This is an experimental structure of RNA (Canis lupus familiaris RNA, 7SL, cytoplasmic 1 (RN7SL1), SRP RNA) from Canis lupus familiaris, with 258 nucleotides shown. The entry has 53 different proteins, among them Ribosomal protein uL22, Ribosomal protein uL4 and SRP receptor alpha subunit. Primary citation: Kobayashi et al., Science (2018), "Structure of a prehandover mammalian ribosomal SRP&#183;SRP receptor targeting complex". It comes from the structure "Structure of a prehandover mammalian ribosomal SRP and SRP receptor targeting complex". Released in 2018, the model rests on electron microscopy data to a resolution of 3.7 angstroms. It holds a match to the Rfam family "Metazoan signal recognition particle RNA". Rfam describes the family as follows. The signal recognition particle (SRP) is a universally conserved ribonucleoprotein. It is involved in the co-translational targeting of proteins to membranes. The eukaryotic SRP consists of a 300-nucleotide 7S RNA and six proteins: SRPs 72, 68, 54, 19, 14, and 9. Archaeal SRP consists of a 7S RNA and homologues of the eukaryotic SRP19 and SRP54 proteins. Eukaryotic and archaeal 7S RNAs have very similar secondary structures, as represented by this family. Eight helical elements fold into the Alu and S domains, separated by a long linker region. The Alu domain is thought to mediate the peptide chain elongation retardation function of the SRP. The universally conserved helix which interacts with the SRP54 M domain mediates signal sequence recognition. In eukaryotes and archaea, the SRP19-helix 6 complex is thought to be involved in SRP assembly and stabilises helix 8 for SRP54 binding. The Signal Recognition Particle Database (SRPDB) provides compilations of SRP components, with phylogenetic data and structural illustrations. Many sequences below the threshold for this family are clearly closely related, but are most likely to be SRP RNA derived pseudogenes. The human genome in particular is known to contain a large amount of SRP RNA related sequence, including Alu repeats. While the threshold of this family is set high so as to minimise the number of hits to such regions, it is likely that some remain. On this family, see Wild et al., Curr Opin Struct Biol 2002: "Towards the structure of the mammalian signal recognition particle". Rfam classes the family as a non-coding RNA gene. Rfam 15.1 lists 383,523 matches to the family in 1,221 species. NCBI's taxonomy places the organism under Eukaryota, Craniata, Theria, Caniformia, Canis lupus.
[PDB]
This record gives sequence, structure tokens and C1' cells, in this order.
RNA sequence: GCCGGGCGCGGUGGCGCGCGCCUGUAGUCCCAGCUACUCGGGAGGCUGAGGCAGGAGGAUCGCUU
RNA sequence: CAGUGCGCUAUGCCGAUCGGGUGUCCGCACUAAGUUCGGCAUCAAUAUGGUGACCUCCCGGGAGCGGGGGACCACCAGGUUGCCUAAGGAGGGGUGAACCGGCCCAGGUCGGAAACGGAGCAGGUCAAAACUCCCGUGCUGAUCAGUAGUGGGAUCGCGCCUGUGAAUAGCCACUG
RNA sequence: UAGCGAGACCCCGUCUC
Repeated sequence: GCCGGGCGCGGUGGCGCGCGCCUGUAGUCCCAGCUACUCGGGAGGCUGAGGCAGGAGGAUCGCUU
Repeated sequence: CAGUGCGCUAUGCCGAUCGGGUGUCCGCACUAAGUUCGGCAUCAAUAUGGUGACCUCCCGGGAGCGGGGGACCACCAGGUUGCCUAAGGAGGGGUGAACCGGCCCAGGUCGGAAACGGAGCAGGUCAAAACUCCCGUGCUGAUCAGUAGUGGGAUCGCGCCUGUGAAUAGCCACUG
Repeated sequence: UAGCGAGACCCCGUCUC
């Protein structure tokens, strides 16, 4: 450094987060906390991961005729 | 459902449709020769004769009775009639009895010396007590259909009785 | 149904540790 992502509605100054819908990985569990501040704390596991630009497919979101 | 009538075509004044009008069909309308049975009802006065009763006088008698004068009543025959009828016969019959019509009245019965007569039963009888039916007549209910006349109605069928006329009737198709 | 303006995961390109 990574062990999920998204969409909607909802929560909060904000973060963590709550409900509905959709979708992955050989590869996550627990706790509610952080307190003006953009991941709060604990326990596990992983070594390639992260970030950016082009193509294909689920649900949605918007349009519509 | 609605509109439209086009166009086309076939028997006939060897009369096509069809006007214009009636009598058959009716639980019908009104009539009034008949068909039929009831109800009610059915006048009176005159002239003549007759009948029956009743009232009142004379006259004769020993009675049953006999001679005669009037009065009144009903019914009756038949000759004229009406201040007569809606019509009112001078029709026909029957009863006339348990006592009431009249008559003839057996027996019986009453009067009688008797002759005979009275009152009168049975039974018979009736121009002529009363009662009643039939016929006729008049009013009147009703019973009415081998009544019919026409008056509505009716009109497809049925027999019917007439016309006068240029149309009958068929394919019809398009339209919302 | 269908066509266009946004989306998950995956595939292809470049970048940092």
C1' cells in the first nucleotide's frame, strides 16, 4: 500500500454511518466513535497496489416519441 | 336506419294497374205482418112480455086451501136507444149445495071423513137468486225465430254489381 | 419496442509508489 464498488433515498457543519436497489474479488470481521477535522478505534489477513485515459455488459438516472 | 328515384326493359283499349260505388263477414244498431204464455178488465137508459120473491087489502072455507085489488124488489126475454166506453156481446158453459133459485117431486110427512091439498127430502130439471169458467173485446206483462230492411262496422278468402282510361309492373342500384 | 444525455463490473491504453 490493498482486503469491495456503485446508485438512490436518508443522516451529519463534515466524517464515521442508516434504509432500498444493483453488482464483484483466490482474499474481512468486530466496535460505535472521530469532534470544527475529509478514515474514529480495535482484531485479523494479503504484497503488488494505487492513480489516470480508451472499448463491452446489469440495474438505475435523465430524457422522451 | 335514412335518402333517392334515375336509367333500362315485357301482356293489353286482341282494354295492364286502377279510380268511383254498393250487397256476403258482426255478442251489432233501430222496426214491429207473426211464433208463445200470462195479468188486468169488460157501460147504461127505454117500450113490450115473462120469472122469482116480498109487502098491503078485500072475498069464500071446518082445515090443507080457494077468488080477487094494489105496492115493492131482483133477475129475464127481446123491440127501440144513449151526456156510454181504452172495450163493454142481449155468446157458450158449470155449480145452484150442509137449509137460501125456480120447477117436477117417489116415499115419508102435515091438513082432511075422504077427494085432495100444503110444506118439501131423494132424484130429476133450468131465458129468469147468487156464484163461476170459456169465447169475444180492450188495456197489458212476457215468450219471441227456416222475421227482413239497412245502418254502422268490415274489406286479402267468397260468390257479387258497375266502370275509364297512356300507365301497369320487373332489374333496382348508388348515399351517409 | 426503439433512439439520445448520466451509471456497476470487466477488457484495452498511459502514469505514480